[PDB]
Molecule: Hepatitis C Virus Internal Ribosome Entry Site Fragment
C1' cells in the first nucleotide's frame, strides 16, 4: 500500500416511498 473481516447499520440516500444506489471506520493477513 494491498486482499480480507467485522462493526458502522436493517443505518443512509434517492425515490412513483414500490423500490433501487452508493458510502464510513476497526480490525485480520500480507
Nucleotide at each position: 500500500g494491498g486482499c480480507g473481516c467485522u462493526c458502522a447499520a436493517u443505518g443512509c440516500u434517492c425515490u412513483u416511498c414500490g423500490g433501487a444506489g452508493a458510502c464510513g471506520a476497526c480490525c485480520g493477513c500480507c